The PDB entry is titled "Solution structure of P2a-J2a/b-P2b of medaka telomerase RNA". Solved structure of RNA (Telomerase RNA P2ab) with a sequence from Oryzias latipes, 36 nucleotides shown. The structure was determined by solution-state NMR and released in 2016. The entry is indexed under Telomerase RNA TR Medaka P2ab, RNA.
RNA sequence: GGGUGUACUUAACGUUUGCUUCGGCAAACUACAUCC
Numbered sequence: 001g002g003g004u005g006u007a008c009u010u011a012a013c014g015u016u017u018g019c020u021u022c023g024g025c026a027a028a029c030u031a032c033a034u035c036c
Base pairs, nucleotide, nucleotide: 001036002035003034004033005032006031012030014029015028016027017026018025019024
Other pairs, nucleotide, nucleotide, family: 013030cWW020023tWS021023cHS
């Protein structure tokens, strides 16, 4: 990197970007284990 499975994807965390009234909003990325 690819594959697979289990988690489980929304119930959630954070990394990041942007609109921003800095509050909020909006968006992008996300896992444990296992095989090659």